Shown are 29 nucleotides from a PDB entry: RNA (HELIX 6 OF HUMAN SRP RNA). Entry title: Human SRP19 in complex with helix 6 of Human SRP RNA. The structure was determined by X-ray diffraction at 1.8 A resolution and released in 2001. The work is reported in "Crystal structure of an early protein-RNA assembly complex of the signal recognition particle" (Wild et al., Science, 2001).
C1' cells in the first nucleotide's frame, strides 16, 4: 500500500443512489 466486513460522521440528491473524512477488523509484500 491494495481489497473487502462494519460501525462514525460530512456534503449532494426526487427515488435507485453519487462524493468525502475517520475508526475497527480481516485477507495481504
Nucleotide at each position: 500500500g491494495g481489497u473487502g466486513a462494519c460501525c462514525u460522521c460530512c456534503c449532494g440528491g426526487g427515488a435507485g443512489c453519487g462524493g468525502g473524512g475517520g475508526a475497527c477488523c480481516a485477507c495481504u509484500a